Solved structure of RNA with a sequence from Bovine enterovirus type 1, 19 nucleotides shown. It was solved by solution-state NMR. The entry is an ensemble of 20 models. Sample source: RNA was prepared by in vitro transcription with T7 RNA polymerase.
RNA sequence: GGCGUUCGCUUAGAACGUC
Numbered sequence: 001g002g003c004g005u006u007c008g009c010u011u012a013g014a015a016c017g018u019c
Stems, first nucleotide, its partner, number of pairs: 001019007
Other pairs, nucleotide, nucleotide, family: 008012cWS011013cWS
C1' cells in the first nucleotide's frame, strides 16, 4: 500500500484480518 472478512450500529457505519 493493496485484497478480502467481519464486527457492529442507530449511523450508516466501524473495525478486523490477509499478500